[PDB]
Context: one part of a larger RNA, bound to proteins that are not shown
RNA sequence: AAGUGUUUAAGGGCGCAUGGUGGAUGCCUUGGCACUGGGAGCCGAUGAAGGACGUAGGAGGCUGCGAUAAGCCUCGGGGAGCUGUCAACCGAGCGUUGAUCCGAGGAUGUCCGAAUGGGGAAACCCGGCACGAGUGAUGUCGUGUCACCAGGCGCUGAAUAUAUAGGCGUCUGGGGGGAACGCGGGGAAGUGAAACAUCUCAGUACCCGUAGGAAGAGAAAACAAAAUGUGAUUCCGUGAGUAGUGGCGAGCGAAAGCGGAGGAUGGCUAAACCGUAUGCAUGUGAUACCGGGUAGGGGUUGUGUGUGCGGGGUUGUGGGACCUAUCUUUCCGGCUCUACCUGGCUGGAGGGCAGUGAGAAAAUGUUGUGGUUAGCGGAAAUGGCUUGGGAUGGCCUGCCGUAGACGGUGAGAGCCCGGUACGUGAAAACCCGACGUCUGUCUUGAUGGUGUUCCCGAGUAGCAGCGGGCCCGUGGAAUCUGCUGUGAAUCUGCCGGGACCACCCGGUAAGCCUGAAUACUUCCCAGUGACCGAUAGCGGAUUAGUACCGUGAGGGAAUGGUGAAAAGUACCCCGGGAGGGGAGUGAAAGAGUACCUGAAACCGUGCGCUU
Numbered sequence: 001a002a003g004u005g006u007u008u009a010a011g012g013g014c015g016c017a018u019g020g021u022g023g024a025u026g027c028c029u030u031g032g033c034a035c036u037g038g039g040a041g042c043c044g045a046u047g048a049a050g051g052a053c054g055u056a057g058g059a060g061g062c063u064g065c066g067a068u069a070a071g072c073c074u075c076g077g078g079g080a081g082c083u084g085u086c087a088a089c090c091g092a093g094c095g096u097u098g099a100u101c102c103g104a105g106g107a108u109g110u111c112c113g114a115a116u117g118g119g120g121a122a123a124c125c126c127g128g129c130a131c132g133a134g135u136g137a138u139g140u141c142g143u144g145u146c147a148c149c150a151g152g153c154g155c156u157g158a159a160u161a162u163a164u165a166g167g168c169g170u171c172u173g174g175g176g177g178g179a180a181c182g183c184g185g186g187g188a189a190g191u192g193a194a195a196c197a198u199c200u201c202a203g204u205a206c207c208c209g210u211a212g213g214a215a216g217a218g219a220a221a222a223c224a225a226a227a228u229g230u231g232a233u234u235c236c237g238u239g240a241g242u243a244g245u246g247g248c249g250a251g252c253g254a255a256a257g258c259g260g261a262g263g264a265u266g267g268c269u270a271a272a273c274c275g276u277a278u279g280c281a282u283g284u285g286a287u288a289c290c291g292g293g294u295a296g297g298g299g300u301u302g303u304g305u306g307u308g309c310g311g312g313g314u315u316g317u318g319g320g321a322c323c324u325a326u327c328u329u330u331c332c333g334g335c336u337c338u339a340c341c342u343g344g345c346u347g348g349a350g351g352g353c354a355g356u357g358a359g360a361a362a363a364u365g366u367u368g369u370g371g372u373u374a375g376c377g378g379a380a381a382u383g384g385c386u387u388g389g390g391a392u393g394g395c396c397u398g399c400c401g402u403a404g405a406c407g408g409u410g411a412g413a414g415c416c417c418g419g420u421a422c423g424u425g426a427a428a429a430c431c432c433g434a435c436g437u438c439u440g441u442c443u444u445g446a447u448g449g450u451g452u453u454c455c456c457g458a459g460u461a462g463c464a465g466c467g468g469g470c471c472c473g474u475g476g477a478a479u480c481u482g483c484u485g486u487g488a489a490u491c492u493g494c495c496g497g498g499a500c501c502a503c504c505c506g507g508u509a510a511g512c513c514u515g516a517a518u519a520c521u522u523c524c525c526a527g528u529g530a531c532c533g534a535u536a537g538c539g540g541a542u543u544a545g546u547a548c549c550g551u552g553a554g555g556g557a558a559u560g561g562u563g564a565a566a567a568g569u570a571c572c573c574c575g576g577g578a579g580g581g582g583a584g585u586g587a588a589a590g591a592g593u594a595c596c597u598g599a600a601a602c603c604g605u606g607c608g609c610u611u
Base pairs, nucleotide, nucleotide: 011611012610013609014608015607016606017605018604019603020602026596027561028560031532032531033529034528035527036526037525038524039523040521041520042177043176050112051111052110053066054065055064057090058089060086061085062084072106073105074104075103076102077101081094082093083092117126118125119124127146128145129144130143131142132141133140148174149173150172151171152170153169154168155167156166181212182210183209184208185207186206192199196247222230223229234261235260236259237258238257244252245251266513267512268511269457273311274310275309276308277307278306279305280304281303282302292341293340294339295338296337316491318456319455320454321453324449330349331348332347333346334345335344351442352441353440354439355438363437364436365435366434367433368432370431371430372429373428375424376423377422381397383396384395385394386393398415399414400404406418407417408416462486463485464484465483466482467481468480472498493508494507495506496505497504548555549554568595571582572581573580574579
Other pairs, nucleotide, nucleotide, family: 009010cHS009011cHS021601tWS022600tHS023598tWS023599tHS024598tHS025597cWW029533tHS029534tWH031537tSS032537tSS041213tHS044114tWS045116cWH045175tWS047114tHS047115tWS048115tHH049113tHS050122tWS051123tSS054069tSS056084cWH059087tWW063070cWH071107cWW075427cSS076427cHS078100tHS079098tWS080095tWS080096tWH080098tHS081099tWS112122cSS120122cSS134139tHS147175tWH157164tHS157165tHS158164tWH159163tWH178179cHS180213cWW180520cSS181519cSS182215tSS187203tWS187205tHS188204tWH189202tHH190201tWS191200cWW192250cSS193249cSS198249tWW199250tWS199473tWS203204cHS212214cSS213519tWS214518tWH215518tHS217233cSS218232cSS218515tHS219266tHS219514tWH219515cWH220231tHS221461cWS221494tWS221507cSS222506tHS224227tWS224505tWS225497cWS226504cWS232516tWW233517tWW239256tHS240255tHH241242cHS241253tWS242254tWH243253tHS244471tSS246249tHS246250tHS246473cWS249473tWH250473cWW261517cSS262516cSS264514tWS266358tSS270314tWH271313tHS271455cSS272312tHS283301cWS285286cHS285298tWS285299tHS289299tWS291342cWS301302cHS315318cSS316508tHS318491tHS322451cWW322452cWW323450cWW325448cWW326447cWW327446cWW328445cWS328446cWS336343cWS336344cWS345444cHS350443tWW355357cHS355361tWS356362cWH356363cWH357359tHS360439tWS362438tWS374425tHS378403tWS378421tHS379400cSS379403tWS380414tSS380415cSS380419cWW387391tWH388390tHS388411cWS389410tSS390410tSS391392cSS393412tWS402421cSS403420cWS405419tHS409413tWH411412cSS413416tWH426427cHS426428cHS458489tHH459460cHS459487tWS460488tWH460510cSS461487tHS469479cWW470478tWW472475cWS472477tWS475476cHS475477tHS521523cHS532536cSS533541tWS534541tWS534560tHS536541tWH539544tSS540544tSS542559tWS544558tHH545546cHS545556tWS546557tWH547556tHS550552tHS550553tHS562566tWH563567tHS563588cWS564587tHH565586cWS566589tWW567591tWW568592tSS568593tHS569583tWS569592tHS570583tHS575577tHS575578tHS584592tWW585589tWH586588tHS586591tHS
C1' cells in the first nucleotide's frame, strides 16, 4: 500500500419486569320482574286525588305534619332507650310517674285544586252578610256563611185573562279523580290480499257516555225434533278450524248437542174485575145508588170518564177474571147506605212465615276465644382441640327438635340474635254471625168442580225501503236489530222452528227485578322463583319521571360494593395547597371515603436483543 472487521441509537420495534388509567370479570346487594294465596275494591262539597307554601333549635333534599305545623287528645300494645333521615356536628333536653316506637279512633288540618263568595297567569288578588274581638272612629283581625245545575217543598205568577214561563226562599243531591276489568255507543289506518277498492287489519287502536265491586245477561213469544226429549242466565271445555262463509281470493268462522263450574228450573207487576179517593164534564137527579123484602135517605151520585191507591190476578196441560155449585181449620169488635134475617170489607187478639234479602224497610240492642287492624312467648352448646384478625371452618364431644324455615352475627350456626314450629293476645274501631227487640205478611181463610162474555203489556208486532250484525260479504236469507213509513190481532190470538205455504211441535213478545259460578288489581298483607343481579332487572338499587331537552304536548338519563368494626391515617418531614413519605390503625392500606376483586384498549419507566 491492498483487504477483513466490530463498535453508534436521535428515535423506533419485540419480549420481559414493574406501574398508572379504566372499571371489565368474579362474588354480592338495600332494588326490580313475573307469579301465587288472601284482603280491600273505591276516594270526594264534612272539600278528594295531587300539589304550592311553610313547619324541627340550628341551610337544604327526602319523609312526616299543617299556623295546635317531624306534631295534639284518648284508647290499647310495648318496654328501655329516645329527640325520622341524607348525616354527622353543636346546643339543648325527655324517659320505668312507662318515653321513643306500633295499631285504632278522634281533633287541628294555611293556600291551590271539582274548587264552589267574585276574579285569576293554580297555589294569589278583591270582597259581601251575620256574630265576635280590637280601635277615640275609619282602618284591622277572627269564626261561620255566600258558586252553578237538577229535583222536591213553600210564596209570587210577566206580557195576559186562564195560567204558565220565570223570580224569591228552603231542603236534598250532584260536579271531580281512579291502574285494570264491565256495559252501551262511535270508530281508523299502517298491514295482509305479494298491486287494490270488496275483504282483512278490526269492531282492534283511539274516543265518548256510564258504572259496580264485579258488571252485563237472566227465568223462554228458548232449544229440539217427533225422543213418554231438555228446561233461566253466565262461564269453561268440546263440537271444530268442522258445517259453512269468502273478489269461494287473503282469510273468516258458528250453533245445536255433549261434559262441567254454580245452582235460586228464582221472584214481582200491567191488564180484565171489584172497592175507595180524586180531577174533568154532567145530573129520568130519583126509581134509581148494597144481595133478597119492608120502610127511610134525598142519593149505598143518575152518572159517565181519567188518574191514583188497595185488593184480585201473574200463566202455557193455556191461564186468569166474571157467573156459578159441593166441602169448608181460630176468636172478638166495628162497618158492611140505613134498623130488621142473610152476603163482602175493616180494626184488635193466639199463632204461625219470612226479613234487612232479588223477593218491603230502616233502626235497635245483647252477644260469638268469630275474624281484621298492634304484638308477646317460644326448646337446645359461654363445649373441647386446631387454624384463623375473627369460628359461623375442620376433628371430637354432647343437646333440643310440633322448632334442621329464612336471614343476621367478624368465614357454611337447628342449640349467639331476630325468629321458626307451636301457642297465645284486643281496650277501641270495622267486618262477618247468632240471639232477640223490631218490621212486614198471612191471618173474613183456603179446598177442589161446572158452562158462556171479558183480559192476558200498541204506534207495539208484522210488512216495505235503507242499513247493522249473525258462519252467512244480499244471497233463496229466516232469526236479531237501528232509522223512516205503514200498521194488526188478545187465545179457533200471536211468535218461532233458516225463503215461503199447510200440518205438527215449542213458547206465550211488546213490563220490571234477580245472587253464585265469570273478568281485573291502583292499593294492602304474607310468600315463591332451575327470574335479573347494576350496560341486567321497572325508565328509576343512586337526587328519578329527577337532572337535562323541548314553547308545549312530550321526551328522558347516568351515578351501587372501603373495612368485620372508622379503628377513616394522631404526630413529624417535603409542600402555598393538592399529593406524598415516615409513623400509626387494621388480618390486610398490593382495603386510604379517588377505596372489594381491579382484565383489556391506552399511557409510561427500567432491563435484554435488534434497527